RNA sequence: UGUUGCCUGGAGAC
DNA sequence: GTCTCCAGGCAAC
Repeated sequence: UGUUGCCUGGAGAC
RNA backbone atom coordinates (compact mmCIF):
# COMPACT_ATOMS: atom_id res chain seq x y z
O5' U A 1 -0.61 2.54 2.41
C5' U A 1 -0.54 3.21 1.15
C4' U A 1 -0.64 2.24 0.00
C3' U A 1 -1.89 1.35 0.00
O3' U A 1 -2.20 1.04 -1.35
C1' U A 1 0.00 0.00 0.00
P G A 2 -3.62 1.43 -1.96
O5' G A 2 -3.25 2.52 -3.05
C5' G A 2 -2.86 3.82 -2.66
C4' G A 2 -2.20 4.53 -3.81
C3' G A 2 -2.84 4.28 -5.16
O3' G A 2 -3.93 5.15 -5.41
C1' G A 2 -0.51 3.90 -5.31
P U A 3 -5.17 4.68 -6.30
O5' U A 3 -4.56 4.53 -7.77
C5' U A 3 -4.21 5.68 -8.52
C4' U A 3 -3.73 5.31 -9.90
C3' U A 3 -4.63 4.39 -10.70
O3' U A 3 -5.69 5.08 -11.33
C1' U A 3 -2.42 3.61 -10.81
P U A 4 -7.14 4.39 -11.52
O5' U A 4 -6.92 3.37 -12.72
C5' U A 4 -6.44 3.82 -13.97
C4' U A 4 -6.03 2.66 -14.82
C3' U A 4 -7.01 1.50 -14.89
O3' U A 4 -8.10 1.71 -15.76
C1' U A 4 -4.85 0.66 -14.51
P G A 5 -9.51 1.02 -15.43
O5' G A 5 -9.27 -0.49 -15.87
C5' G A 5 -9.04 -0.78 -17.24
C4' G A 5 -8.54 -2.19 -17.43
C3' G A 5 -9.42 -3.31 -16.93
O3' G A 5 -10.53 -3.62 -17.76
C1' G A 5 -7.21 -3.71 -16.26
P C A 6 -11.96 -3.95 -17.09
O5' C A 6 -11.83 -5.48 -16.65
C5' C A 6 -11.39 -6.45 -17.58
C4' C A 6 -10.80 -7.65 -16.90
C3' C A 6 -11.66 -8.35 -15.86
O3' C A 6 -12.68 -9.17 -16.41
C1' C A 6 -9.49 -8.08 -15.01
P C A 7 -14.07 -9.37 -15.62
O5' C A 7 -13.69 -10.33 -14.41
C5' C A 7 -13.09 -11.59 -14.68
C4' C A 7 -12.63 -12.29 -13.43
C3' C A 7 -13.66 -12.45 -12.33
O3' C A 7 -14.57 -13.51 -12.58
C1' C A 7 -11.63 -11.69 -11.40
P U A 8 -15.98 -13.57 -11.79
O5' U A 8 -15.59 -14.00 -10.31
C5' U A 8 -15.04 -15.28 -10.04
C4' U A 8 -14.90 -15.50 -8.56
C3' U A 8 -16.09 -15.07 -7.71
O3' U A 8 -17.18 -15.98 -7.73
C1' U A 8 -14.12 -14.27 -6.73
P G A 9 -18.69 -15.45 -7.59
O5' G A 9 -18.79 -14.91 -6.10
C5' G A 9 -18.76 -15.80 -5.01
C4' G A 9 -18.75 -15.06 -3.71
C3' G A 9 -19.83 -14.02 -3.53
O3' G A 9 -21.11 -14.56 -3.22
C1' G A 9 -17.78 -13.10 -2.88
P G A 10 -22.43 -13.69 -3.54
O5' G A 10 -22.36 -12.46 -2.53
C5' G A 10 -22.58 -12.64 -1.15
C4' G A 10 -22.41 -11.34 -0.41
C3' G A 10 -23.41 -10.26 -0.75
O3' G A 10 -24.67 -10.43 -0.13
C1' G A 10 -21.25 -9.34 -0.73
P A A 11 -25.96 -9.68 -0.73
O5' A A 11 -25.74 -8.14 -0.35
C5' A A 11 -25.70 -7.72 1.01
C4' A A 11 -25.80 -6.21 1.10
C3' A A 11 -26.87 -5.61 0.22
O3' A A 11 -28.13 -5.64 0.84
C1' A A 11 -24.86 -4.45 -0.13
P G A 12 -29.45 -5.69 -0.07
O5' G A 12 -29.62 -4.20 -0.57
C5' G A 12 -29.82 -3.91 -1.94
C4' G A 12 -29.32 -2.53 -2.27
C3' G A 12 -29.79 -1.96 -3.59
O3' G A 12 -31.08 -1.39 -3.51
C1' G A 12 -27.46 -1.69 -3.41
P A A 13 -32.04 -1.40 -4.80
O5' A A 13 -31.44 -0.28 -5.73
C5' A A 13 -31.44 1.09 -5.35
C4' A A 13 -31.01 1.93 -6.52
C3' A A 13 -31.63 1.58 -7.86
O3' A A 13 -32.94 2.10 -8.03
C1' A A 13 -29.32 1.73 -8.13
P C A 14 -34.06 1.29 -8.85
O5' C A 14 -33.54 1.33 -10.36
C5' C A 14 -33.25 2.58 -10.97
C4' C A 14 -32.62 2.39 -12.32
C3' C A 14 -33.36 1.50 -13.30
O3' C A 14 -34.47 2.15 -13.89
C1' C A 14 -31.05 1.01 -13.37
O5' DG B 1 -23.91 -9.06 -18.81
C5' DG B 1 -23.22 -8.37 -19.83
C4' DG B 1 -23.83 -7.00 -20.08
C3' DG B 1 -23.41 -5.92 -19.10
O3' DG B 1 -22.21 -5.38 -19.51
C1' DG B 1 -25.75 -5.84 -19.41
P DT B 2 -21.19 -4.80 -18.43
O5' DT B 2 -21.78 -3.36 -18.05
C5' DT B 2 -21.90 -2.35 -19.03
C4' DT B 2 -22.62 -1.13 -18.45
C3' DT B 2 -22.06 -0.64 -17.13
O3' DT B 2 -20.92 0.16 -17.35
C1' DT B 2 -24.41 -0.73 -17.00
P DC B 3 -19.77 0.20 -16.24
O5' DC B 3 -20.49 0.89 -15.01
C5' DC B 3 -20.81 2.25 -15.05
C4' DC B 3 -21.51 2.67 -13.77
C3' DC B 3 -20.78 2.34 -12.50
O3' DC B 3 -19.75 3.30 -12.25
C1' DC B 3 -23.06 1.81 -12.26
P DT B 4 -18.52 2.94 -11.28
O5' DT B 4 -19.13 3.12 -9.82
C5' DT B 4 -19.50 4.40 -9.38
C4' DT B 4 -20.12 4.31 -8.00
C3' DT B 4 -19.31 3.58 -6.95
O3' DT B 4 -18.32 4.42 -6.41
C1' DT B 4 -21.54 2.88 -6.84
P DC B 5 -16.96 3.78 -5.85
O5' DC B 5 -17.43 2.99 -4.55
C5' DC B 5 -17.85 3.72 -3.44
C4' DC B 5 -18.52 2.82 -2.44
C3' DC B 5 -17.67 1.68 -1.91
O3' DC B 5 -16.80 2.13 -0.87
C1' DC B 5 -19.80 0.86 -2.50
P DC B 6 -15.36 1.43 -0.63
O5' DC B 6 -15.72 0.02 0.03
C5' DC B 6 -16.27 -0.01 1.33
C4' DC B 6 -16.59 -1.43 1.74
C3' DC B 6 -15.46 -2.43 1.58
O3' DC B 6 -14.59 -2.38 2.68
C1' DC B 6 -17.45 -3.34 0.73
P DA B 7 -13.04 -2.80 2.54
O5' DA B 7 -13.05 -4.40 2.66
C5' DA B 7 -13.70 -5.04 3.76
C4' DA B 7 -13.52 -6.54 3.66
C3' DA B 7 -12.21 -6.95 3.03
O3' DA B 7 -11.24 -7.00 4.01
C1' DA B 7 -13.95 -8.11 1.96
P DG B 8 -9.70 -6.89 3.58
O5' DG B 8 -9.48 -8.19 2.69
C5' DG B 8 -8.77 -8.12 1.48
C4' DG B 8 -8.95 -9.42 0.73
C3' DG B 8 -8.02 -9.61 -0.45
O3' DG B 8 -6.78 -10.16 0.00
C1' DG B 8 -10.23 -10.04 -1.12
P DG B 9 -5.43 -9.86 -0.83
O5' DG B 9 -5.64 -10.68 -2.18
C5' DG B 9 -5.74 -12.08 -2.13
C4' DG B 9 -6.15 -12.61 -3.47
C3' DG B 9 -5.19 -12.29 -4.59
O3' DG B 9 -4.17 -13.22 -4.59
C1' DG B 9 -7.40 -11.89 -5.28
P DC B 10 -2.80 -12.96 -5.36
O5' DC B 10 -3.19 -12.95 -6.92
C5' DC B 10 -3.29 -14.16 -7.65
C4' DC B 10 -3.57 -13.87 -9.12
C3' DC B 10 -2.52 -13.01 -9.79
O3' DC B 10 -1.44 -13.78 -10.23
C1' DC B 10 -4.67 -12.18 -10.33
P DA B 11 0.03 -13.14 -10.20
O5' DA B 11 0.01 -12.01 -11.34
C5' DA B 11 -0.28 -12.37 -12.68
C4' DA B 11 -0.53 -11.14 -13.53
C3' DA B 11 0.53 -10.07 -13.46
O3' DA B 11 1.64 -10.40 -14.28
C1' DA B 11 -1.65 -9.12 -13.49
P DA B 12 3.05 -9.66 -14.05
O5' DA B 12 2.85 -8.22 -14.73
C5' DA B 12 2.78 -8.09 -16.15
C4' DA B 12 2.25 -6.71 -16.53
C3' DA B 12 3.12 -5.54 -16.10
O3' DA B 12 4.10 -5.30 -17.06
C1' DA B 12 0.89 -5.09 -15.54
P DC B 13 5.48 -4.62 -16.62
O5' DC B 13 5.05 -3.16 -16.15
C5' DC B 13 4.50 -2.24 -17.08
C4' DC B 13 3.98 -1.04 -16.35
C3' DC B 13 4.99 -0.32 -15.49
C1' DC B 13 2.89 -0.47 -14.38